Solved structure of RNA, 32 nucleotides shown. Entry title: Poliovirus polymerase elongation complex with CTP. Released in 2010, the model rests on X-ray crystallography data to a resolution of 2.7 A. Protein in the same entry: Polymerase. Primary citation: Gong and Peersen, Proc.Natl.Acad.Sci.USA (2010), "Structural basis for active site closure by the poliovirus RNA-dependent RNA polymerase". On the sample the depositors note: RNA prepared by T7 RNA polymerase transcription followed by glmS ribozyme self-cleavage. The entry also models magnesium and zinc ions. The entry is indexed under RNA-dependent RNA polymerase, elongation complex, virus, protein-RNA complex, TRANSFERASE-RNA complex.
Context: bound to proteins that are not shown
C1' cells in the first nucleotide's frame, strides 16, 4: 500500500479506426 | 452528425 469469485447489461472516463 | 473497435472504472442484476 493492498486482501473478496463466475458473469451479463448499461453508464462514465480516457485512446483508437 | 452517424457508425465500429480498444483499455480502465462504476452501478445494477443472478448465483
Nucleotide at each position: 500500500c493492498c486482501a473478496g469469485g463466475u458473469c451479463u447489461c448499461u453508464c462514465g472516463u480516457c485512446c483508437g479506426g | 452528425g452517424c457508425c465500429c473497435g480498444g483499455a480502465c472504472g462504476a452501478g445494477a442484476g443472478a448465483c